[PDB]
RNA sequence: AGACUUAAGUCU
RNA sequence: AGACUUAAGUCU
Ligand code: PZG
Numbered sequence: 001a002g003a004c005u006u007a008a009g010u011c012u
Numbered sequence: 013a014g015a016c017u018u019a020a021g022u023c024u
C1' cells in the first nucleotide's frame, strides 16, 4: 500500500 | 444492492 471478513454509522 | 468512514480480524 491493497483486498476480504464481522460490526456500527453516513450517503446513494 | 452500492460506495465511504469507523472498530476489530485475516490474507498478499
Ligand atoms: O504490509 C505490507 N505493505 C505493503 N505495502 N505490501 C505488503 C505488505 N505485506 C505484504 N505486502 C505485499 O505482499 C508486497 O507487494 C509484497 O512484496 C507482497 C508479497 O507478500 P509476502 O508473502 O507478504 C512477501 C513479501 N516479500 N516476500 C514475501 C513472501
Stems, first nucleotide, its partner, number of pairs: 001024012